[PDB]
Primary citation: Desai et al., Science (2017), "The structure of the yeast mitochondrial ribosome".
Solved structure of RNA (21S ribosomal RNA, nucleotides 423 to 1294) from Saccharomyces cerevisiae, 742 nucleotides shown.
Released in 2017, the model rests on electron microscopy data to a resolution of 3.25 A.
The sample was in a buffer at pH 7.5.
It holds a match to the Rfam family "Bacterial large subunit ribosomal RNA".
The PDB entry is titled "Structure of the yeast mitochondrial ribosome - Class A".
The entry has 75 different proteins, among them bL36m, uS4m and bL21m.
Context: one part of a larger RNA, bound to proteins that are not shown
RNA sequence: AUAAGCAAUCAUGAAUAUAUUAUAUUAUAUUAAUGAUGUACCUUUUGUAUAAUGGGUCAGCAAGUAAUUAAUAUUAGUAAAACAAUAAGUUAUAAAUAAAUAGAAUAAUAUAUAUAUAUAAAAAAAUAUAU
RNA sequence: AUUUAAUUAAUAUUAAUUGACCCGAAAGCAAACGAUCUAACUAUGAUAAGAUGGAUAAACGAUCGAACAGGUUGAUGUUGCAAUAUCAUCUGAUUAAUUGUGGUUAGUAGUGAAAGACAAAUCUGGUUUGCAGAUAGCUGGUUUUCUAUGAAAUAUAUGUAAGUAUAGCCUUUAUAAAUAAUAAUUAUUAUAUAAUA
RNA sequence: UAUUAUAUAAAGAAUGGUACAGCAAUUAAUAUAUAUUAGGGAACU
RNA sequence: AGUUUU
RNA sequence: UUAAUAAUAUUAAAUCUCGAAAUAUUUAAUUAUAUAUAAUAAAGAGUCAGAUUAUGUGCGAUAAGGUAAAUAAUCUAAAGGGAAACAGCCCAGAUUAAGAUAUAAAGUUCCUAAUAAAUAAUAAGUGAAAUAAAUAUUAAAAUA
RNA sequence: AAUAUUUAAAAUCAAAUAUAUAUAUAUUUGUUAAUAGAUAAUAUACGGAUCUUAAUAAUAAGAAUUAUUUAAUUCCU
RNA sequence: UGGAAUAUUAUAUUUU
RNA sequence: AAAAUAUAAAUACUGAAUAUCUAAAUAUUAUUAUUA
RNA sequence: UAAUAAUAAUAAUAUGGUAAUAGAACAUUUAAUGAUAAUAUAUAUUAGUUAUUAAUUAAUAUAUGUAUUAAUUAAAUAGAGAAUGCUGAC
Numbered sequence: 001a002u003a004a005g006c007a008a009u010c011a012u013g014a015a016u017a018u019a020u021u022a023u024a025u026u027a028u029a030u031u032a033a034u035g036a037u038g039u040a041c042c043u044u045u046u047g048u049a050u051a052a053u054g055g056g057u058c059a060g061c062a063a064g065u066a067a068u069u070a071a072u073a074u075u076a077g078u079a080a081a082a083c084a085a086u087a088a089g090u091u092a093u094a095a096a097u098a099a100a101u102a103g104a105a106u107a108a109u110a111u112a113u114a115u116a117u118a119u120a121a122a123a124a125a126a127u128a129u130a131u
Numbered sequence: 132a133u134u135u136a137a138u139u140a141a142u143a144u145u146a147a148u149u150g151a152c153c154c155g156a157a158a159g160c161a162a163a164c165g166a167u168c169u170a171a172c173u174a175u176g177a178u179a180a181g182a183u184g185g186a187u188a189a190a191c192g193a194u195c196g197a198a199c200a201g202g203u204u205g206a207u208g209u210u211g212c213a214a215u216a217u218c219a220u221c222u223g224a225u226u227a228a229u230u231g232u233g234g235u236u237a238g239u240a241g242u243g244a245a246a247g248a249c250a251a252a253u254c255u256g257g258u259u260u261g262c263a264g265a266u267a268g269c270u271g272g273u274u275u276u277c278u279a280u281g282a283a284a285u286a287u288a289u290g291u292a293a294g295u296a297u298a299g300c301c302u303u304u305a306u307a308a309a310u311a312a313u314a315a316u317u318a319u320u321a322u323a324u325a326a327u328a
Numbered sequence: 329u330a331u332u333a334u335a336u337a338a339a340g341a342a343u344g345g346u347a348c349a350g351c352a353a354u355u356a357a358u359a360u361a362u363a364u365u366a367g368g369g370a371a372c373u
Numbered sequence: 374a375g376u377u378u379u
Numbered sequence: 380u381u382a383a384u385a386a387u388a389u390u391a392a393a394u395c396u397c398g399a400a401a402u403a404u405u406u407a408a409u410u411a412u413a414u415a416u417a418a419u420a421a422a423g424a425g426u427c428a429g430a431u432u433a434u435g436u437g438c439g440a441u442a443a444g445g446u447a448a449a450u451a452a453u454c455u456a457a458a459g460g461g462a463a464a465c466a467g468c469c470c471a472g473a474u475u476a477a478g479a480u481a482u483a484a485a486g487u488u489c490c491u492a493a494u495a496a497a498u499a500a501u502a503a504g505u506g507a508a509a510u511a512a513a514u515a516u517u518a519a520a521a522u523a
Numbered sequence: 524a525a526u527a528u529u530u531a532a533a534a535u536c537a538a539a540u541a542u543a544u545a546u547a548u549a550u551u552u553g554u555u556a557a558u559a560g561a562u563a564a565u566a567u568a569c570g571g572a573u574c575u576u577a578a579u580a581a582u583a584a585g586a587a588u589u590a591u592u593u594a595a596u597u598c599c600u
Numbered sequence: 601u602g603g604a605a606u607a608u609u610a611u612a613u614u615u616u
Numbered sequence: 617a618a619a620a621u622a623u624a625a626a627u628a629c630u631g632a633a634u635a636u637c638u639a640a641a642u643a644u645u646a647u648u649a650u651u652a
Numbered sequence: 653u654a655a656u657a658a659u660a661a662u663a664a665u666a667u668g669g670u671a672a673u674a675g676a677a678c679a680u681u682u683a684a685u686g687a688u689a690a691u692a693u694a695u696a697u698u699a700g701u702u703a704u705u706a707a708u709u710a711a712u713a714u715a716u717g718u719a720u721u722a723a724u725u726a727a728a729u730a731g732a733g734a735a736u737g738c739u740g741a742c
Stems, first nucleotide, its partner, number of pairs: 008037004014031006041054001043052001056742006066149013081091003112129004117124001152272002155269001159262006170236009179226001181195003184191001199223003204219004238254001241249002275677006285298005299426002301423006310415001311416001312412007319338010342404002348398001349396002354392007362385008370376001372375002429454006436447003459470003474640003479636003485630003488572003494594007506574002514559005519530005536553008595606005608625009641667012678731001680728006692716011
């Protein structure tokens, strides 16, 4: 041993086991009665239960690491300076310009000033500098 | 009353160069090793029952046919007895014959009665070691958990259409003399009523 | 005859030319016992 | 040549 | 009568629009969204094979689960309910439970959670969640 | 009864809503059915069972199809 | 949406 | 088994991982309380 | 930063997620610091507990006179069902 599909989950009888507070009408655990739901996993794809990829099972091993640099961010130290203290250097402290001997209020916010174009000097475009 | 906010270190992210997240070619070159397989050549040996025809007793890549050597067709085999065999059948069998022993010639490279055929179970060019972690816009892989946000498959360019860059869309942290965003309403024309000119 | 308020109606500031709708111009299609322009026949003088 | 119809 | 032209009447077109929508583009202020948006600054990406459905088209034959783009949605990356089964359809977005109340789409004879009525029609199992045409026959109304 | 069309709510009529309102104006709604045509290959295939009702006779069934509706039925708001 | 009336259905009570 | 009176039902129902309720978690906004 | 932190209330909004971005944890191994102890510690099995990859309680077993232990830092050959992965065993 009259029942059909990822073999689980949830519902739910029964049987068994354990339980030095089962007091029980007890509690936990194990077990494909029966019912319901349920199309392995990954990869790759517009899209896979796919009859697309890959894996017989388990154990061990198997993949953003280092060096030299640059730029950001956060914190901490110091701070108009920092790092370094032998000097030397790097970065910052001034913006420009291909480059040059040019470079920031003549009495204050830009309407002033600096630089590049241009120019006698302004204006004009751009960026920067001063309350 | 007052110059500015930098710079050094750590930690993190991103980027450049070195193998740079991991595994993987076919290849290329350098130098070596193989001709105990096989090819050609080379030296020295060995082997080919018997019969037959021919203008030679003895000359013939002559005939029939065993050994020996091939591999025509078929069947079996196809994890075989066997990385090519067995059985049958077929072909050559004194010759451009078969074969023992040793030697020579091969990796831009020999040998080849020439099939890109063979050079140690297979070569339109071997093997080994090294360059070497070659390179791979391609394939595959990249291992715990929780929490918040969360796309794209469009445009442009590209010897580009399997890729990559820029923009589009996504994320994080912030900034304000901040509502500029999103949605709708009002806005217009005509009529009627009422009040002013 | 003007302005304001209230109420109601209207697919309701500005921009547009698809649907729909239409045959205007353009491009196409049809019909006339209609008219004109010529042509081919046809009857009398 | 004048004229009408198809 | 044959053509052309005119006249009158009637017609259509991707590249005709003299009329003309809605949706659309779009401006100011106002109101409402601020436990919300825009913009800007400093930094990290991924993506550049898309698919279907609906509507309006190009190509195709008003063929394709076809192809090409336009708009919206979903899938992509979205589990849940419905559509028998279902990437793209109809609802609806799973932080974890609970399960009393409202429900969505879809359903309420049983399988299967939930139902009773009314008025007509069908008699063909027509049909009952995937509507098959011209035409024919038989009726039924309404009109002269 | 017969012949011939149409299968219609545009017009027309009826009914309902909105503006002055016992009326007028404007808007909205109401106009056939069945069968045949019918059709291929593993096996019937509405998802399946099955669904059209019937007096006597039931404390009881009578589409589970199609169309228009309701949430017991009729007025009022 | 709401109330009102109408019968229905179910139930209880009273009477015949 | 009939009549009369009265009470009720008339909110059709099912249905999601939708929404509410019921509790729990995290994050932000705004109020509190307790402890340090 | 008491204008804070932890915990707990109330009201509101939010919490699906591939590619991706950001934040926070845990297991493992080593280094620095470091009590304790067989009535202890470690590993395993079973059953409890805590919103639970983790740790803890009890029982049982085997080891060890004992944690490079709790905790904070620093780091990593730091986590494997996916490479016709490699090795071993079956």